[PDB]
Context: one part of a larger RNA, bound to proteins that are not shown
C1' cells in the first nucleotide's frame, strides 16, 4: 500500500428468471493424445493448445526416414 | 540433340 | 580459397509480432499541502454516467495515458453525373 | 427497342440527430422521465482503434538477432516411402434418426465477388461426371451462374420404410509425368450403424437463435476447415429474491513468495541434547569409636655415673 | 666410700598415620523410560489468522486418534446491526 474474507450494505452484467431455442448417443471428416513405425518433421496444452501454424502432403511443399551421392559445396563474395 | 543410368547426375552434340 | 551453409540449441538473453484479464475504466505524473516515516492528497464527499463521463463542493491547483469525439460503413434525404446503369410519359 | 436519363443505381460532393427544442424531477447542478419534429433521440446502429501493467504466456521454423556447437555434416541434389499408420481416448464439425418428411415434375425472389493465355457461353455427343467446337469478355458490357430453402400439384402411409447413405463390388470423367500407398468426382450393385441422445455442459433477449445456398483466398487437381454474401426467420426478456462474476462503502487480517497465503497438531523414520530408572562404580568433606609411632611434657627409676658435697 | 644431682629402662596424657560403622554430598556408568530440537517437500485431518466455516482469549474441569470441544466465570486485544448515553457544531 494492495490482495484476500464462507463478510456485510448499495448497483450492473444472457450471472440468475422468462424462455423461446443447441451439444454430450450413432456414422463420416478434422486436430490431437497415446501406440506403433524406417520415419509417422516441427511447434500449440486450462480460461488465452487441440478445422491451432497450415488461406491447400502424389513428385515438391519437406525441413521425417531407406537408398544413390557430394564437399569452396544448394547460395554468395572477392578471386 | 543423342547415351546408360530410379532419378540426380554422367559422358558425348 | 578465404569462405558459405545450418526449418541445429537456448522465448528463462533478446528485437519486432500477437493473445489474456479487457474496449474494463482506470493508470498516473508535476507543484503545492499533511505525515518522522512507508505513505496521503488531488484520484474522497453530494449527486448522475456505458464511462476518474459530467456538476456541485471540497489543501488542492494543473495535467498526461485512459473514455469519448475524430475515422469507415450503415439508415433518409439534396446537387453533378448518363454507360456499361436505367426504362415514366410513347412506337 | 428507338429515344429519353424521369424513376432506380452507380460514386463524388453536401444536409441531418446537436438534450436543438416542449414540458416536468433535480435549479447543489449536472444530469432523468416523458413529447414534437423527423428516415433515424439521447454514445442512430456495427467496425476500425486494446493504458499503466499481467502471465519468464506463444513465437530462435517469417524474419533478424548475444551466446553455444556441426561446418567431406547438424551442410547438400535426386528416387522410393513417411507426413494419411491403428488397441483405443479426447476437441470440434458434418450428416441423419423422416410426415413441419422421402421422392417425383413443373414454377419464382438476392447479394458479394473473380477473371487474360484466365472465365469461358451456343451448339453437338454422353446416363452422368464429363468431352469436341466454341462467340464474347481485361469486363456496370462478356463468363462463372444456375441460388437454394420457397410455390404448386402427385405418390408414398409409420415401416429400420420409396428414412438414412456408412461400406464394399464393377465401369469410368477430370487434373497431373505420374490418383497403390495418398485426389476429387460420375454411373450400376449393396446397404452399416442411427427411431433424437444419460450424468453433465454451452449460446443467445432481432433480423439475433435456427435453417437453405452462393462467393473467395491458397490453389495443375482437392474443403463438412476459414473468410465474406443474401433468402426465410420465434419471444416471453415480469423481475434482482437466489445463483456466478464485477464496481463503491464498510471492516479485519497473523498473507505479501500477496488465500492455490499463512499456518496448527497427529503418525513413521533416523540423530542429538536433557530428565527418570532395580542398581554399579570413583571420589569429597566431615563424625563417632578402636590402635596408636616420633617427640615434648609428667611419675618413677631397681641398672649406670665425672665436674658438686661429706 | 657414700650422698646429691643426672642418664639408661618402664607406664601415662596429648598425639600423624592406619582399622571399624552409620549417614552426608558429587560424578561417571545402568536394561527400560518420558517429553524436546533438527531433518528427507513420507501419511490423516483441517485448529488459528477474513465473523477463517462453530469471534477469540485467559481461568478453570472433564472428555477426543490429533489440532480441540463443550461445562462456568471474566475480557475486547470483535464484525454487523438495533440503539443508546454524553459530547458535539
Nucleotide at each position: 500500500u494492495g490482495a484476500c474474507g464462507g463478510g456485510g450494505a448499495c448497483c450492473c452484467g444472457c450471472a440468475c428468471a422468462a424462455g423461446c431455442g443447441g451439444u454430450g448417443g450413432a456414422g463420416c471428416a478434422u486436430g490431437u493424445g497415446g501406440u506403433u513405425u524406417a520415419a509417422u518433421u516441427c511447434g500449440a496444452a486450462g480460461c488465452a493448445a487441440c478445422g491451432c501454424g497450415a488461406a491447400g502432403a502424389a513428385c515438391c511443399u519437406u525441413a521425417c526416414c531407406a537408398a544413390a551421392u557430394c564437399u569452396u559445396g544448394a547460395c554468395a563474395u572477392c578471386c | 540433340u543423342c547415351u546408360a543410368g530410379a532419378g540426380a547426375u554422367a559422358g558425348a552434340g | 580459397g578465404a569462405c558459405a551453409g545450418g526449418u541445429g540449441g537456448u522465448g528463462c538473453a533478446u528485437g519486432g509480432u500477437u493473445g489474456u484479464c479487457g474496449u474494463c475504466a482506470g493508470c498516473u505524473c508535476g507543484u503545492g499541502u499533511c505525515g518522522u516515516g512507508a505513505g496521503a492528497u488531488g484520484u474522497u464527499g453530494g449527486g448522475u454516467u456505458a464511462a476518474g463521463u459530467c456538476c456541485c463542493g471540497c489543501a488542492a491547483c494543473g495535467a498526461g495515458c485512459g473514455c469519448a469525439a475524430c475515422c469507415c460503413u450503415u439508415a433518409a434525404g439534396c446537387u453533378u453525373a448518363g454507360u456499361u446503369g436505367c426504362c415514366a410519359u410513347c412506337a | 427497342u428507338g429515344g429519353g436519363c424521369a424513376c432506380u443505381c452507380u460514386a463524388a460532393g453536401u444536409u441531418g440527430a446537436c438534450u436543438g427544442c416542449c414540458g416536468g424531477u433535480g435549479a447543489c447542478a449536472a444530469a432523468c422521465c416523458g413529447g414534437a419534429g423527423g428516415a433515424a433521440g439521447g454514445u442512430g446502429g456495427g467496425g476500425a482503434u486494446g493504458a499503466c501493467g499481467u502471465c519468464a504466456a506463444a513465437u530462435c521454423a517469417u524474419c533478424a538477432u548475444g551466446c553455444c556447437c556441426c561446418u567431406u555434416a547438424u551442410g547438400a541434389u535426386u528416387u522410393g516411402g513417411g507426413c494419411u499408420a491403428c488397441a483405443c481416448a479426447c476437441g470440434u464439425g458434418c450428416u441423419a434418426c423422416a410426415a413441419u418428411g422421402g421422392a417425383c415434375a413443373a414454377u419464382a425472389c438476392a447479394a458479394a465477388g473473380g477473371g487474360c493465355a484466365g472465365c469461358g457461353a451456343a451448339a453437338c455427343c454422353g446416363c452422368g461426371a464429363g468431352g469436341u467446337c466454341a462467340a464474347g469478355c481485361a469486363a456496370a458490357u462478356c463468363c462463372c451462374a444456375u441460388a437454394a430453402a420457397g410455390u404448386u400439384g402427385u405418390u408414398c402411409u409409420c415401416a429400420g420404410u420409396u428414412c438414412g447413405g456408412a461400406u464394399u463390388g464393377u465401369a469410368g470423367u477430370c487434373u497431373g509425368c505420374a490418383a497403390c500407398u495418398c485426389g476429387a468426382c460420375u454411373a450400376c450393385a449393396u446397404g452399416a450403424a442411427g427411431c433424437u441422445g444419460g450424468a453433465a455442459u454451452c449460446g443467445c433477449u432481432a433480423g439475433u437463435a435456427a435453417u437453405c445456398g452462393u462467393a473467395g483466398a491458397u490453389c495443375a487437381g482437392c474443403a463438412u476447415g476459414c473468410u465474406a454474401c443474401g433468402g426465410u426467420g420465434a419471444a416471453u426478456a415480469c423481475g434482482u429474491u437466489c445463483c456466478c462474476g464485477g464496481g463503491u462503502c464498510u471492516u479485519g487480517u497473523a498473507c505479501a513468495c500477496a488465500c492455490c497465503g499463512c499456518c496448527c497438531g497427529u503418525c513413521a523414520c533416523a540423530c542429538c541434547a536433557c530428565g527418570a530408572g532395580a542398581g554399579u562404580u570413583u571420589g569429597u568433606a566431615a563424625c563417632a569409636c578402636c590402635c596408636g609411632a616420633a617427640g615434648c611434657c609428667g611419675g618413677u627409676g631397681g641398672a649406670g655415673u665425672a665436674a658438686c658435697c661429706u | 666410700a657414700g650422698g646429691a644431682g643426672c642418664u639408661a629402662g618402664c607406664c601415662g596424657u596429648c598425639g600423624a598415620a592406619g582399622g571399624u560403622g552409620g549417614g552426608a554430598c558429587a560424578a561417571a556408568u545402568g536394561a527400560u523410560u518420558g517429553g524436546g530440537g533438527u531433518g528427507a517437500a513420507g501419511u490423516c485431518g483441517u485448529a488459528a489468522c477474513a465473523a477463517g466455516g462453530u469471534a477469540g482469549c485467559c481461568g478453570u474441569a472433564u472428555c477426543g486418534g490429533a489440532a480441540g470441544g463443550u461445562g462456568c466465570g471474566g475480557c475486547u486485544g470483535g464484525a454487523u446491526c438495533a440503539c443508546c448515553u454524553c459530547c458535539u457544531u

16S ribosomal RNA, nucleotides 930 to 1552 from Staphylococcus aureus: 582 nucleotides with solved positions. The sample was in a buffer at pH 7.4. Among the 47 different proteins in the entry, which are not shown, are Large ribosomal subunit protein uL16, Small ribosomal subunit protein uS17 and Large ribosomal subunit protein uL29. Ma et al. published it in Cell Discov in 2024: "Synthetic macrolides overcoming MLS B K-resistant pathogens". The depositors describe the entry as "Cryo-EM structure of Staphylococcus aureus 70S ribosome (strain 15B196) in complex with MCX-190". Taxonomically the source falls in Staphylococcus (Bacteria, Bacillati, Bacillota, Bacilli). It holds a match to the Rfam family "Bacterial small subunit ribosomal RNA". On this family, see Yusupov et al., Science 2001: "Crystal structure of the ribosome at 5.5 A resolution".